[PDB]
């Protein structure tokens, strides 16, 4: 120094999975509480990249 590999960071998408955002952020249900729908925020995982290293 290369790379159909393998592992890790960060990046964008998720027609995948979980948490939380007290009083809705907007709503649905309800006596309420809890639960849902969407939205943001973090995590988990894939796929694309762009880089660290293992190894060829």
């Nucleotide at each position: 120094g290369g790379u159909c590999u393998c592992u890790c960071u960060g990046g964008u998408u998720a027609a995948g999975c979980c948490a939380g955002a007290u009083c809705u952020g907007a709503g649905c249900c309800g006596a309420a509480a809890a639960g849902c729908u969407c939205u943001c925020u973090g995590g988990c995982u894939a796929a694309c990249u762009a880089g660290g290293g293992a190894a060829c």
Entry title: Structure of full-length HIV TAR RNA soaked in CaCl2. Solved structure of RNA with a sequence from Human immunodeficiency virus 1, 56 nucleotides shown. It was solved by X-ray crystallography to 2.76 A. Crystallisation conditions: 50 mM sodium cacodylate pH 6.5, 80 mM NaCl, 12 mM spermine and 30% v/v 2-methyl-2,4-pentanediol (MPD). Soaking with 100 mM CaCl2 for 2 hours at 20 degrees Celsius. Rfam match: Trans-activation response element (TAR). From the family's description: This family represents the HIV trans-activation response (TAR) element which is known to be required for the trans-activation of the viral promoter and for virus replication. A reference for the family is Kulinski et al. (2003), "The apical loop of the HIV-1 TAR RNA hairpin is stabilized by a cross-loop base pair", J Biol Chem. The family's RNA type in Rfam is microRNA precursor.